[PDB]
């Protein structure tokens, strides 16, 4: 240089962090807007284990 799990901290429990794709939900006549969407998943990146 490579890959693989993980998530301790967290105002029950899950929940690192940012940002996508896919499909939902909510508001809208419509354009279009809206968020812990407790929905699969990428990618990078914190910060741990472990392997080549």
């Nucleotide at each position: 240089g490579g890959c693989u799990u993980c998530a301790a901290c967290a105002a029950c429990c899950c929940c690192g962090u940012a940002g996508g794709u896919u499909g939902g939900g909510c508001c809208g006549a419509a354009a279009g807007g809206c968020a812990g969407c407790g929905a699969a998943u990428c990618u990078a990146c914190u910060g741990g284990a472990g392997c080549c």